The PDB entry is titled "E. coli 70S ribosome with unmodified tRNAPro(GGG) bound to slippery P-site CCC-C codon and tRNAVal(UAC) in the A site". tRNA ProL from Escherichia coli: 77 nucleotides with solved positions. Rfam match: tRNA. Rfam's curators write: Transfer RNA (tRNA) molecules are approximately 80 nucleotides in length. Their secondary structure includes four short double-helical elements and three loops (D, anti-codon, and T loops). Rfam 15.1 lists 5,335,975 matches to the family in 14,413 species. By type it is a transfer RNA. The entry is indexed under 70S ribosome, tRNA, mRNA, RIBOSOME. The sample was in a buffer at pH 7.6. The 2025 paper behind the entry is "An RNA modification prevents extended codon-anticodon interactions from facilitating +1 frameshifting". It was solved by electron microscopy to 3 angstrom.
RNA sequence: CGGCACGUAGCGCAGCCUGGUAGCGCACCGUCAUGGGGUGUCGGGGGUCGGAGGUUCAAAUCCUCUCGUGCCGACCA
Numbered sequence: 001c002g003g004c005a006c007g008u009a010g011c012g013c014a015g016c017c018u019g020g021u022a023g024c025g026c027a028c029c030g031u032c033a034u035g036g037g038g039u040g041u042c043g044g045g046g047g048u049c050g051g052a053g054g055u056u057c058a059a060a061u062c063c064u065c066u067c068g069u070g071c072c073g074a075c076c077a
Base pairs, nucleotide, nucleotide: 001073002072003071004070005069006068007067010026011025012024013023028044029043030042050066051065052064054063
Other pairs, nucleotide, nucleotide, family: 008014tWH008022tWS009010cHS009024tHH009046cWH010046cWH014022tWS015021tHS015049tWW020057cWW021022cWS022048tHS023047tWH027045cWW032040cWW034036tHS053063cWW054062cWW055059tWH055062cWW056058tHS076077cSS
């Protein structure tokens, strides 16, 4: 150098066909357990979708761009 596929709770992953929610695991908070911890029992807070543009009644969810990401290919002399 182009192109393909990502960006979601603190973290790792869902959610994208559906335009009309935001989930799960761990973790985090409060109580019980314990002589005191861990393990464990319960009850809870949680992000609101990488960022801009427009489509639409309504966008994480559609596209247009832009960021950062890993990858795939720079041929033949």